Entry title: Post-targeting aCascade Type IA CRISPR-Cas Surveillance Complexes. An RNA structure from Saccharolobus solfataricus, together with DNA, in which 61 nucleotides are resolved. Protein in the same entry: CRISPR-associated aCascade subunit Cas7/Csa2 2, CRISPR system aCascade subunit Cas5 1 and CRISPR type I-A cluster 2/Apern-associated protein Csa5-2. The entry is indexed under aCascade Cascade CRISPR CRISPR-Cas Cas Cas5 Cas7 crRNA TypeI-A, DNA-RNA HYBRID, RNA BINDING PROTEIN-RNA-DNA complex. The structure was determined by cryo-electron microscopy at 3.2 angstroms resolution and released in 2025.
Context: bound to proteins that are not shown
DNA sequence: ATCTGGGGCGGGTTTTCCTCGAA
């Protein structure tokens, strides 16, 4: 100390099981550090 | 210890599925 005063709408529960991103493929085919020095 | 040269080209990925059932 007021249309104030006085109170829980709480208690109990799996989203859990199962399935290979797997198979083929070549960086390779050419090129000299070379000519002068006590 | 004086030069000079210092890369060029074709290629650059195809397929097959792309969630089922209680509640």
């Nucleotide at each position: 100390a007021u249309u104030g005063a006085a109170a829980g709408u709480u208690c109990u529960g799996u989203u859990u099981c199962g399935a290979a991103g797997a198979a083929a493929a070549c960086c390779c085919g050419c090129c000299u550090c070379a000519g002068a020095u006590u």